[PDB]
Context: bound to proteins that are not shown
Molecule: 16S rRNA
Organism: Neurospora crassa OR74A
RNA sequence: AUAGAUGAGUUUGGUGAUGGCUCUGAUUGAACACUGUCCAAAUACUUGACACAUGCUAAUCGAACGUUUAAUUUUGGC
RNA sequence: UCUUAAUUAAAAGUGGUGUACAGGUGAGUAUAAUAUUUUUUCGCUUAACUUAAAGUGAAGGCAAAUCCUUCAUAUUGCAAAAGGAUAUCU
RNA sequence: AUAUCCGCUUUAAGAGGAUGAGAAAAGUUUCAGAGAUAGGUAGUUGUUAAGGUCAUGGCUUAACAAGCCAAUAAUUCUCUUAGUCGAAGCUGAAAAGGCUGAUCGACCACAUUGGGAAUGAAAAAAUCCCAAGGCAAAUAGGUACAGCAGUGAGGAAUCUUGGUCAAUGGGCCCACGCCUGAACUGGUAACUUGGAGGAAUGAG
RNA sequence: ACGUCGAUUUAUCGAGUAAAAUUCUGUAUACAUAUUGAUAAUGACAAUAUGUACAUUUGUCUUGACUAAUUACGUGCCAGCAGUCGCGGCAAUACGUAAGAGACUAGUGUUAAUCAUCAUAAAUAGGUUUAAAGGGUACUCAGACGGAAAAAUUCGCCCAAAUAUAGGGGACAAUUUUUCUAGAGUUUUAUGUAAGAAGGUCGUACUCUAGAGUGGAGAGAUAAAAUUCUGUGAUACCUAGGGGACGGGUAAAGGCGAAGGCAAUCUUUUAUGUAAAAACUGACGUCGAAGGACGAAGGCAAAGGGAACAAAAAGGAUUAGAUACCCCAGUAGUCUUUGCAGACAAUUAUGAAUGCCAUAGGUUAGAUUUUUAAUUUAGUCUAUAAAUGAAAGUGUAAGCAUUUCACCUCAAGAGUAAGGCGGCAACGCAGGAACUGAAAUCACUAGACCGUUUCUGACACCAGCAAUGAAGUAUGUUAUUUAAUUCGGUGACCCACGAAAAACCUUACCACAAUUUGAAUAUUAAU
RNA sequence: UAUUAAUACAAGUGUUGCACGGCUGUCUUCAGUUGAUGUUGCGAAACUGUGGUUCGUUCCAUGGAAUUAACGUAAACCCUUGCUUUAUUUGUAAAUAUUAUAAAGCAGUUCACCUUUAUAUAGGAAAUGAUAAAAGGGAUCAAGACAAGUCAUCAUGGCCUAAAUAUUGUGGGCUAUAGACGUGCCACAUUUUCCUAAACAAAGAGAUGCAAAAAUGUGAAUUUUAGCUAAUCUCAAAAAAUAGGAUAAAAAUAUACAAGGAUUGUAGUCUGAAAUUCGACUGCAUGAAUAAGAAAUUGCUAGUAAUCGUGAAUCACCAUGACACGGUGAAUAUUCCCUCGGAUUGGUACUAACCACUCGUCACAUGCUGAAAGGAGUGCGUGCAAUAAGUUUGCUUUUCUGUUAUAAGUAAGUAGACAUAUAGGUUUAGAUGUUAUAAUAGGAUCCUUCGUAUGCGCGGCUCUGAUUAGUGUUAAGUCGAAAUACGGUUCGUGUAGUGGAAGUUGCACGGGACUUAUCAAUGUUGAACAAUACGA
Repeated sequence: AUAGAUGAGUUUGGUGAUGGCUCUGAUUGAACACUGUCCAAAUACUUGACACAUGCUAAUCGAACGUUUAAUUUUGGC
Repeated sequence: UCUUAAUUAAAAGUGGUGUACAGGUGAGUAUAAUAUUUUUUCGCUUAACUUAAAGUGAAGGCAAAUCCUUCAUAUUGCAAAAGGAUAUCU
Repeated sequence: AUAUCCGCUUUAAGAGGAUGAGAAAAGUUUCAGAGAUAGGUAGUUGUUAAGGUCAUGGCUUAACAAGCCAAUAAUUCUCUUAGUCGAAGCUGAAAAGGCUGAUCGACCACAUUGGGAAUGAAAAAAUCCCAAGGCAAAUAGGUACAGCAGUGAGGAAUCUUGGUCAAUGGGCCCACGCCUGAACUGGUAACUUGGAGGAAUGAG
Repeated sequence: ACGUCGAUUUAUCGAGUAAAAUUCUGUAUACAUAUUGAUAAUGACAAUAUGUACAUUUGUCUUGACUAAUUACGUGCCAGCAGUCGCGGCAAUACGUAAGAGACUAGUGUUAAUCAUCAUAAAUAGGUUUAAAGGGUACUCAGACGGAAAAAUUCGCCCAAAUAUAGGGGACAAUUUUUCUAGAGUUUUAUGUAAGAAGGUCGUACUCUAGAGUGGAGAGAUAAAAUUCUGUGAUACCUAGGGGACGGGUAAAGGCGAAGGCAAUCUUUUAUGUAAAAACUGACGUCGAAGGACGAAGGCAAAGGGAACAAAAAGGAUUAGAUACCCCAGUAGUCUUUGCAGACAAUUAUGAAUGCCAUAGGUUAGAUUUUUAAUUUAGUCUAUAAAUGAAAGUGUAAGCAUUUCACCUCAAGAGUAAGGCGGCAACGCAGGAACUGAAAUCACUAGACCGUUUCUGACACCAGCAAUGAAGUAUGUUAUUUAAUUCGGUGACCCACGAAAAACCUUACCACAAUUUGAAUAUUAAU
Repeated sequence: UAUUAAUACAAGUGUUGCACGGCUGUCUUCAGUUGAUGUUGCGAAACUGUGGUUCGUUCCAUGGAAUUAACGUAAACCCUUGCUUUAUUUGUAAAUAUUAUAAAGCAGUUCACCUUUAUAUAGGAAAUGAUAAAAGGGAUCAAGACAAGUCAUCAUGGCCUAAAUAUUGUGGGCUAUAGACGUGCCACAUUUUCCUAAACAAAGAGAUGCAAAAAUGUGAAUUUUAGCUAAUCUCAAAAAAUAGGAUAAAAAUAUACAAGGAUUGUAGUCUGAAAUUCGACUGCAUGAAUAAGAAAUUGCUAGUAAUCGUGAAUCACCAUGACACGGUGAAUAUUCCCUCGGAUUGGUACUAACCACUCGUCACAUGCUGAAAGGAGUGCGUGCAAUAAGUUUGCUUUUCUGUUAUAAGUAAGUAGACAUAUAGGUUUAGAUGUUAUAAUAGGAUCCUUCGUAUGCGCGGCUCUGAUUAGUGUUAAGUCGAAAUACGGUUCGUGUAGUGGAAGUUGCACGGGACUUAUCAAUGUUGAACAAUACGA
C1' cells in the first nucleotide's frame, strides 16, 4: 500500500432460473506409497496430565560457627 | 600406654543467601471484572540495587556462632544491631 | 596501640515494585454452544451524627427510613466443549475477514489426585503438613521425568541415554573461585525452506 | 557413425545435437593455511576468507471431458478405473500391457485438515406470489424506528489522532425547553353497511299424531335392480293439532369485521371505518419478541334437543375381487347452554405500515356542481404504459424506496426421535442427530397423450348386397415327429408369403459313396 | 503359345439387417416435410395465424413481420369418351368410305340460365338449356419413424470355415400328422340342378411350337401332318342369357333314404431315365359329412358389388393360386357412433411420449437410530453421618512471656557497714536483677465449630438388555391401481373414523379445477326525380 476484486464440470426432451456438490488457487509442527546425491538454517509426541530402569537439571560461602575422628606438637602422671 | 592445651587437613553438620529464578506441560478452567485506557490528584514500600548520615554496647541457652532469648542506648517516649578479617609499630 | 577490609541496625532519598478497594471525569472490553430459572440484595439503598482515611467510599459503628438493582433472565443451576491472546502461524482482492492457538513473546493454570497452613518485603516453590490408590518400604514413612537424554505403552506419526560452562544469562562469594540438561554447540529425520547438483562445441 | 534403434506412406517419418568425442570451469564437498567467535585471561565447537583438487542419481504423476498430453494389443457390464460427470455388454483414445506424448523433479502423487471458490447465515451485502422461507389475527409491555421552526445542554458527529490534554466548526445525532399544524386523534345523531351479542317472532318445506277421512293396490329406489314401504289400508288428495332445525327471492365484479368469519324478521345493545365542512388537541405516531385475548370444521366433557342430514356399525347391489363409488336404512355428530381444545389451502400460496410513479374502462358509499353529466374523496376489480420479473405475470405492486416483526439456508431422514411444557383425551408447542445421496426444485418452450372440445378426410361407420366362422376338400403355419423333415417371413405391415410350377434337377436338408490350388487371377520353374 | 508342377489362394445359402449399400413394406384414398434470409422472444422456439372460399396451404382479404426455395400436392403422362386429319393390308358386304386398325391435334363446367359476401376471390341447378360430355380408371404419392423386412437375389465392413462350415453322384426328405389357427374351392335342389336347340365377347398365345381336316377309341387320347412363325394359319369352342322340355310326398311315417362327390377298389392314358414314397387326366364301381352355419369377422358406393365364361407369366408333365379380359348388371348410405391420419379447445407430473409416468404394503439382503422389566459402571452434583491436616467463635481448660502494684531477701544477684590475717568472717539492705502473689496485655496448649478420605440415600451421566418400533439402501418377487387427462368417484388442507396396502367415508374449507367465458337484439327504402349539377 492505488491494483485488488475473475471462474469451470454436473439436474432438463430442450430453454431460462433456483440450489447444493465437485474441480481450479494457497498452505500444514502432517502421515502414507513409490523414490532419493550433497550442504546450511529452522522445526521435530499434534495421541495416554499413560507407566517409568539408569545418570544428571541448585547450589554456594572456612574472611559466621564450633563438633568429629586423623596425623603433628605440647602439659601432667608413670 | 594414659591424661591436658593447641596446630593442620579432611568428613558430616549448624547458620547466611539462593532453590519466589530458569526449565516443563495444557489436565482443569466459560468469562463484565474492586478488569482496563486517557487526563488530573495521590498513597504504601521493614529484603535486594544506587547515594549519604548516625549507631555498631551487656548477659543467658545449644558443643559454638553473624543461631535462639533478652537488656541498655537511639529528637520527647515507644521502638534497633553481630560480629569476622588483614596490615603497621623500635 | 593505631589504622583499615567485609558485614550488621536505624534514618533520609533515588530506582524498582507483584503496591491501596487508590480516588474523580469521560471511554473501552465481538461475555463458547444448548436448556431451565423472576427475582436478587440484608451494611444491603439513603439520611443524621461520629470515627477512620492523604483523600473518597457502611470502609466501620449507633440511631432512623425502606430502600437499592432487575423486570426483554438481574440472579441461580445443569449438560457439552475449550488454556487465553498477538499481522505469532496459515489464508482471502477485501470485510471490527476466516481458521489455528506449534516453534516466538504476554497472560492464566498445573506439578500423581484431593484437603491445607506457615515463612517472607512479596507465594511469585518441582518447598512444607495431611488423606487416598500405584511402586518401594515394615518397623519404615521414600517416590510420582508435564526438568535433559532415554525406555515401555498408545498411535497414521515426531529424534541423542554427546561435548562445554569457551560465549550469553543466573545462584553463592571480600576476593579468588565454585555451580548451571538455562544456555551454547555435535548427532538423528527430505518435515520444511534456501543453495548446489555443468557449461560450450558436436554434418554427411 | 556415410553406424545403431523404433515406427512405417520400405521409403518416408522419428529417437537426434541426442550419444560418442573435443574444449573449459572447479559448484556442494575434501585437504591445507590464516583470521574470527574473547578477551584481564580462558575456545567445547564451528563460521568466514584464501589456495589446491574432484563433473556425481534420476524419480514420480497424468493422458474421455473438466485438464496440458495417442495409438496398438489384450480383456468383454468380467477383471478393473473413478475428485465430478462417467467408462467396461467382442472393431474401449476412459480398464491392464507396450510405446509415444504432456508435466513437476529430490522430490512426485495420494489421504486428512484450514482458508479461498461460496452475496453458500449477506454488519459491509441475500432472500421468502408460483422454487427452502410471511406468524391464523392485531390491540399491546419491553425494544427498534418516526414531522415543522427555534433554543439550552452533551460535545455525540467532524478537523482527528496515539483509547489525545485543550479547543474549533454547527448541518446532523441524544436528553430537554418553547412554539407550529401537513401525521395521529376528538366534537358536529352522517349516508351506507350479512361485523358482534341479548330477548322474542315469521314463513316454505319436512316430520309425527288424529280424523275406524276420500280412494282401494301399489309405492319408493336405480343406469338397471335388490334390500325396503304397503291390505294393521301405503303412494296420491285433504282437514285438525304437535315438534325440530333451516333461511326462497332480493343478489352484484355488492357490503361488514383484526382475522376466524358474517345473508329471513322485530325490539334492545357494542367498537371501528367512509364523505363534506368548520372547530379542537398539538407528534399524542408506526412496527412489535413475550404475556394475555380472539380463533373454521371436526373433537372431548356435562345437561338439553332430536325433524332432517349423516362418520361408525350393518344390509342390498355392482365387480375378477369391492374396504369403496351407487342404493334401503342408520348411531355419534351437526343445533342450545357452560368449559376444554388451538392444529387449517386459518390463502391474495403475497406480514403490518409509511413516502412515492403514467393512463384507460367498470363498479361500491358519499360530496360538489350549469344535479343533463361532469368534478372529487375513500374502496374494489379489469386491461395497459414506464418499469419490474427466471418467466408466468404484476403494474394502488411481485415497481422505486423506507421502517419493523416473523421466517429460510441442498435433498432425504423430519416436523420424526428423546427430555420438557400445555391438555381429561385427542393432540398441540418446541425440536435434533445418526445412516444414505448429487442432485431435489421452479417457470417456460415444442410435441405427444386424454374414458377432452370442435372440425376435416377414409367402405372408418351407418344402410344394403355378398362372403368367412359349421361339412368335405386344395393350400400356408404352429406344435410334434423324423436320419432330414433346408432356411427366412411370422400384430396391424406373416400365414395361395419369398415359391411365376419340390418325382430327378430345382435344393440350400439327411444317409451312403467320391474329390482336395478345386471353377478365378498372378508369379516362379519345366515341356 | 499350350501343358505340368509349386504357393498366395479359390470357394462358403457360414455369422451380425442392432456395422452397411440397394430395394421394399405400413402410416400414404393422408398433406405434410426440409432449406435460405429477415424480424420477434434472454432463450428453447415463433411468424405455419385469422375471416371467408375450394376437391385442395386452392383462391381472396387480412396480421405491430414477413420474403422466398425444394419435395409431395397440382400440372402433365397412360388407357378410355366425342370430333378433325392422315393411312387402307393380312382388317372392311358394297361403296361416292361409315366398322376396325393407330399416328398427330382439339374438347368442359365451355356457353346459356339462376344466385352471389367485405364488392375482393364465386357457387348452384342434373332425364325435359346447348353440348358426346356433371365422365371414369391406372401409374405416381414426400420427409421421418417403426434399429420394420431382406448379410438366402445382388453388393459390402468386421468375425469365422479352409481334408470342410468347400466340391460330385445314387436314394430319401422338403409331401410326416394328435390338437389347433389362417387363405381359397365346392356343396347342403323348388329364382338351384338336369336334357334339347340353328344367339352375342374381349384379350392373349405359337422358333424352347400352335397344330386344322380326316381316321381310331365310351373316354383321356392315338395315327397322320395341311397351313402359319402369324390383323393371313392354328389354339378356338364363349358361358351365363333367350326359348322349350323332363323330374316331386324331390331327406324328418323306413316298402318313398333328396341333392351331394369326399373316401377307396380296379382298368387305362399323357409327360418323363424314372409316376413306389410323390404327378396330371379318363372309364367302371364305391357313395362320407353336409338342413345355409354360434360368439365373432371380411369385401364393396356404378359398369362397382353380385354372377358367368376366356387367356397365361412360370412351364417335359402339373392352376381350386397369382396376373389379365370381356357378358349380364343391382341395391344402399350421405355423419350419431367405432377405427386410423391430419387440425383444433381445455388439461398435463407424459417427452422412451398412455404399451407413458407414478404411489404404498408384503417378501428378500443390509445400514443406522429408538422403546423396554432389568444388568454394569461412574475423574459427576447434592443430602446426612463421619473425619486427618488445618481452623472460627467463647457462660473451654492448662501454661509462657511483657508491663503495673505489692511481699520476701533463706537460693541467687546487686549495694553498704564492721572486723579478722598463711585471713578473706559477721551483718544489713533493696535502687538495678532474682522469687512469689494480684491485676492487666499478648502468644502458645487443650476443648468447642467447621472439616478430605469413608459409609448410606436421591439425582445425573455412560454402557448393556430378553423383547420390540421406525427409517435408509438395494432394477429383475408378489398384491392392487391411488396420483398426473373430467386419470375415469375433482384433487388437496384440517379434523374424526375406517380398510392387507396404495386407499376410503363424514363435516367445513382452498383452487394449486371449470374467465375452459364468444349472437334468436339476426342486423335498417336514415328524404323523390331531373338538370349546363353529377361522371371508376